The RNA from Homo sapiens has 126 modelled nucleotides. Keywords: microRNA, RNA processing, Protein-RNA interaction, RNA. Crystallisation conditions: 1.7 M (NH4)2SO4, 0.2 M Li2SO4, and 0.1 M HEPES pH 7.4. The PDB entry is titled "Structure of Human pir-miRNA-378a Apical Loop Fused to the YdaO Riboswitch Scaffold". An Rfam search finds the family "c-di-AMP riboswitch aptamer (ydaO/yuaA leader)" in it. Rfam describes the family as follows. This family represents a conserved RNA structure found upstream of the ydaO and yuaA genes in Bacillus subtilis and related genes in other bacteria. The ydaO/yuaA element is thought to act as a genetic 'off' switch for the ydaO and yuaA genes in its native state. It is believed that the element may be triggered during osmotic shock leading to activation of ydaO, a predicted amino acid transporter gene, and members of the yuaA-yubG operon which code for KtrA and KtrB K+ transporters. Rfam 15.1 lists 7,607 matches to the family in 2,262 species. For this family Rfam cites "New RNA motifs suggest an expanded scope for riboswitches in bacterial genetic control" (Barrick et al., Proc Natl Acad Sci U S A, 2004). Rfam links the family to the GO terms cyclic-di-AMP binding and regulation of gene expression. The structure was determined by X-ray diffraction at 2.79 A resolution and released in 2019.
RNA sequence: GGUUGCCGAAUCCCCUAGAAAGGUACGGAGGAACCGCUUUUUGGGGUUAAUCUGCAGUGAAGCUGCAGUAGGGAUACCUUCUGUCCCGCACCCGACAGCUAACUCCGGAGGCAAUAAAGGAAGGAG
Ligand code: 2BA
Numbered sequence: 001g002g003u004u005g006c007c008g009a010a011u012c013c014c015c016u017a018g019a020a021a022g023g024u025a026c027g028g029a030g031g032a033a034c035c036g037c038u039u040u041u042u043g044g045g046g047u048u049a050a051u052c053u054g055c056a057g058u059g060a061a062g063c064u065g066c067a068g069u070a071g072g073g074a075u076a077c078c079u080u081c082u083g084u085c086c087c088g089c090a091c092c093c094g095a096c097a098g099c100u101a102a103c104u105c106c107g108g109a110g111g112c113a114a115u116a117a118a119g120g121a122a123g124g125a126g
Base pairs, nucleotide, nucleotide: 004113005112006111007110012023013022026107027106028105029104030103035098041095043096044093045092046091047090052068053067054066055065056064057063071087072086073085074084075083077124078123079122080121081120082119
Other pairs, nucleotide, nucleotide, family: 001025cSS003005tHS008010tHS008109tHS009107tSS011024cWW014021tWW016018tHS025108tHS031102tHS032100tHS034099cWW043094tHS044097cWS048050tHS048089tHS049071cSS049087tWS051069cWW058059tHS070088tHS083117tWS093097tWS
C1' cells in the first nucleotide's frame, strides 16, 4: 500500500462473457570502481522470519517424530516497554552470481481472525 482487523512485497487501473496481455502502490535478482573474499563435489547460490543443533525411526542423502534454537508475528486507535500467546513452512537457480554506479531482468500470490492476555504501563493521537 490494502483490510473491520491480521500475516505477506503482493494493492489497485484498464480490458474481456470472465482471463491473459499492458500499466500500479509496494517488492526481488543480476551487474563496475573501491573495499572484501581468495576455500572453487565436501558443489555453490536465491526468495522467505522459517535457519541451525543434539535423540530416536536410520546404514548414509532424504524423510518422519520429539526437545530445543538463529530469526520472526500478534497482543484490536498508534509506537515502545513489560507480561502473555504463537510461527520457525515452502519453492526455486542449474555449475553459476561478494559488495556494486550506470545498466539489465523479474514478482506484484496466497492465507487467516470473533469476549479475547482485543492484559498492564509510558508517550502520543482524538
Ligand atoms: P497468532 O498471532 O495467534 O495469529 C493467529 C491468527 O489470528 C492469525 O493467522 C491472524 O489471521 C489472526 N490475527 C492475529 N492478530 C490479529 C489482529 N490484531 N487482528 C485481527 N486478526 C489477527 P495467521 O496469519 O495464519 O497466523 C499464524 C500464526 O503464525 C500467528 O499466530 C503468528 O504467531 C505466526 N506468524 C504470523 N505471521 C508471522 C511472521 N511474519 N513471522 C513469524 N511468525 C508469524